Released in 2025, the model rests on X-ray crystallography data to a resolution of 2.68 A.
An RNA structure (frameshifting pseudoknot RNA) from Rous sarcoma virus - Prague C, in which 102 nucleotides are resolved.
It comes from the structure "Rous sarcoma virus frameshifting pseudoknot RNA".
The 2025 paper behind the entry is "Structural switching dynamically controls the doubly pseudoknotted Rous sarcoma virus-programmed ribosomal frameshifting element".
Taxonomically the source falls in Rous sarcoma virus (Viruses, Riboviria, Revtraviricetes, Retroviridae).

RNA sequence: GGGCCACUGUUCUCACUGUUGCGCUACAUCUGGCUAUUCGG
RNA sequence: UGGAAGCCAGACCACACGAAAGUGUGGAUUGACCAGUGGCCCCU
RNA sequence: AGGUAAACUUGUAGCGC
Numbered sequence: 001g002g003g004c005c006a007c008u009g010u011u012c013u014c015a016c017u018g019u020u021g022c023g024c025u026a027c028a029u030c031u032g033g034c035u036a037u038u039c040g041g
Numbered sequence: 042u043g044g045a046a047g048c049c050a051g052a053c054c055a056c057a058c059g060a061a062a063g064u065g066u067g068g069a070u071u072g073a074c075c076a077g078u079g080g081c082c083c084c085u
Numbered sequence: 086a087g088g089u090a091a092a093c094u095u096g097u098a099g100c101g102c
Base pairs, nucleotide, nucleotide: 001083002082003081004080005079006078007077008076009075013073014072015071017069018093019092020091021102022101023100024099025098026097027096028095030051031050032049033048034047035046037045038044039043053068054067055066056065057064058063
Other pairs, nucleotide, nucleotide, family: 010074cWW029094cWW059061tHS059062tHS
C1' cells in the first nucleotide's frame, strides 16, 4: 500500500436497510386486507 | 357496529393515498459514498 | 470455463445435524 472484516465520525445524497449455519417438530403470538363467510341484526 | 372462523399478505419503523399491487412523505445506533481508527491476511 | 439464494408476523423451546 492493497484485500477482507469490524468500528468512530462527517454537510449532502442514495437503498424495503430485518432475521436466518442446516433439517424437522411443538407451543405461544402481532398488524392490515378480504369473505357474494358465519352468528347476530 | 361487532365477535369468531377462514383465506391472503408482512422484509428497518411510522405515516399518506390506495380494494390490492404499489406510490409518496418523514425518521434512524441499517448500510453504501466520504474522511479516519483498529484487527487479520498478502512475492507475481 | 461457460452468472448473481430461499424462507420468514414475532418469539420461545425440543430433537437431529